[PDB]
RNA sequence: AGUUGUUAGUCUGUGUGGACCGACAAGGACAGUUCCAAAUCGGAAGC
RNA sequence: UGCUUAACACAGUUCUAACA
Repeated sequence: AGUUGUUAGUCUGUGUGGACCGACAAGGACAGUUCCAAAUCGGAAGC
Repeated sequence: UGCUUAACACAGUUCUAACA
C1' cells in the first nucleotide's frame, strides 16, 4: 500500500417463554383534535 | 405471599463508547 478488526453498553427483529393488558394523563411533538408518553389506578400471571 | 412486570438465546449498515 491494499485490506482493515476487537471489546463493552444501547436501539431493532425473532424465538423460548407466565410474560402483559386496559384506563388515564403530566409533558412533548404536530398544526389535519394527529400522534407519542411519565406518574398513577385497575386487572393478568409468577413467586 | 407482598412484592415483581422478566430473563436469556440468535442474528444488524441499531446507536453509543473506548481499545488493535